[PDB]
RNA sequence: UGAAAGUGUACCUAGGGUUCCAGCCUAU
RNA sequence: GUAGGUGUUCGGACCGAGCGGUACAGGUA
RNA sequence: AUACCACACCUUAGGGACAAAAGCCCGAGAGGAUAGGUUUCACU
Ligand code: G4P
Numbered sequence: 001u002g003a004a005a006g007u008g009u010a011c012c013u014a015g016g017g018u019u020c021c022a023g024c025c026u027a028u
Numbered sequence: 029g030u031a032g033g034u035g036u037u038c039g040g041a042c043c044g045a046g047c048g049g050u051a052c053a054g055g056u057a
Numbered sequence: 058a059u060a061c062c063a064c065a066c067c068u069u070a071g072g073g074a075c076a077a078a079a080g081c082c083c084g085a086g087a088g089g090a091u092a093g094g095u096u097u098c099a100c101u
Base pairs, nucleotide, nucleotide: 001099002098003097004096005095007053008052009051010050011049012048015043016042020040021039022037023034024033025032026031027030054062055061056060066089067088068087069086071083072082073081
C1' cells in the first nucleotide's frame, strides 16, 4: 500500500410513530 | 352509555441504534 | 485468571414490517473526502 474482517443477545438512552390507553376539542 | 376527530398531545405502554451507554455470551495473545 | 476487541467524518436518497413511523430491518444504497483507526493475511 493492498485484501479480508470488524461478532451475537439482553436491558437502557438519543430518536420514533399512533394499533391499544388516557389527553384536548366536538356532538349527546 | 358511547361516537368522531387531534400525534402541534412535553403522558401510559409500544418500536428503538454498526457509527450512543451498559452488562452477558463470543473472539484475539 | 490478566489484557485487548479500535475506528466509523460530510451530503443524501430507495425498499421493508407491525397500526404506524424512526439513528429499526434490507441491497452492495449512491456520491463526496481520504480525516480515521484495529486484528488477521499478502508485497516493499
Ligand atoms: P476499512 O479498512 O476502513 O474497514 O475498509 P474500507 O474503509 O474500504 O471499507 C469499510 C466500509 O464497509 C465502511 O464504509 C462501511 O460502510 C462498511 N463497514 C462495515 N462494517 C464496518 C465497521 O465495523 N467499521 C467501519 N469503519 N466500516 C464498516 P464507511 O466507513 O465509509 O461507512 P459509511 O460512511 O456508512 O459508508